[PDB]
Context: bound to proteins that are not shown
DNA sequence: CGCTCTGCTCCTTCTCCCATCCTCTCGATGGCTATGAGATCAACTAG
DNA sequence: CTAGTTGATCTCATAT
DNA sequence: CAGGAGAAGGAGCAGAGCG
C1' cells in the first nucleotide's frame, strides 16, 4: 500500500381398457 | 238414498345403492367473435 | 390560469 | 337381454255411516 456473483419448486385431467392382491 | 270419507289393495313410478386398495397403458381435450367514431377526461406540453 | 395534443376508456353501430 | 329394494302417489273400489 489491494480482494467480482445471489432466482425457486416443476408434470395436466378426464375416460377407457387391461392387470395385481 | 245419495254423498263423503275413509282406509285397504295394486300398480307405477322413482330414486337409491351395488367391497377394498394398488400398477399401467391409450386416446381425447386444445375455443378464436372486429372495426371506428364520437365523447369524456385526465395528463403532459406547450403558451 | 390557458389552449392544444395525446392517450385511454367508454358507448354506440352494423352484420341472422 | 341376466337388478333389486324400498318407499310415495294414484286408482279403483268395498264399505260405513249418516244427512
Nucleotide at each position: 500500500a489491494u480482494a467480482u456473483a445471489u432466482a425457486c419448486a416443476a408434470a395436466a385431467u378426464c375416460g377407457a381398457g387391461a392387470g395385481g392382491a